RNA sequence: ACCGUGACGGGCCUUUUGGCUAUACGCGGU
Ligand code: NAZ
Numbered sequence: 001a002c003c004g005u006g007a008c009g010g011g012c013c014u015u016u017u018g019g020c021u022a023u024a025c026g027c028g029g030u
Base pairs, nucleotide, nucleotide: 001030002029003028004027005026006025010021011020012019013018
C1' cells in the first nucleotide's frame, strides 16, 4: 500500500430463536 474478516448490539421480514442487512467500530492477514 491492499485485502479479508468478526456479532459487543440493534434493525427488517416472518404474530416463537430462522433469515437478510453497515453511513459504522474493531481485528487479523499480506
Ligand atoms: C460484521 O460482516 C453481518 N451479519 C449480521 C450482522 C449485521 C449490521 C449490519 N448492523 C448493518 C447494522 C447495520 C446499520 C446497519 C446499523 N446496524 N450487523 C445501525 O448485519 C455480517 C458482518 N458483520 C461491531 C461488533 N461490529 C461486532 C461487528 C461485529 C461482525 C461483528 C461485524 N461487525 O461493532
An RNA structure with a sequence from Homo sapiens, in which 30 nucleotides are resolved.
The depositors describe the entry as "Solution structure of the complex of naphthyridine-azaquinolone and an RNA with ACG/AUA motif".
NMR data were recorded at pH 6.5 and 288 K.
Method: solution NMR. The entry became public in 2025.